[PDB]
RNA sequence: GGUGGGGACGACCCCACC
Ligand code: EGD
Numbered sequence: 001g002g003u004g005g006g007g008a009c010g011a012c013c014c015c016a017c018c
Stems, first nucleotide, its partner, number of pairs: 001018007
Other pairs, nucleotide, nucleotide, family: 010011tHS
C1' cells in the first nucleotide's frame, strides 16, 4: 500500500489475510 469482514452510517474504530 492492498484485500475480506464487523461496529445501523462514515471520514472514526475493531478483527483477519496479502
Ligand atoms: C460506531 C458505529 N459505526 C458504524 N456502525 N459504521

The RNA with a sequence from Gloeobacter violaceus has 18 modelled nucleotides. The model includes bound n-ethylguanidine (EGD). It comes from the structure "The structure of the G. violaceus guanidine II riboswitch P2 stem-loop with ethylguanidine". The 2019 paper behind the entry is "Structure-guided design of a high-affinity ligand for a riboswitch". Crystals were grown from: 0.01 M Magnesium Acetate, 0.05 M MES pH 5.6, 2.5 M Ammonium Sulfate. The entry is indexed under guanidine II riboswitch, stem-loop, tetra loop, dimer, RNA.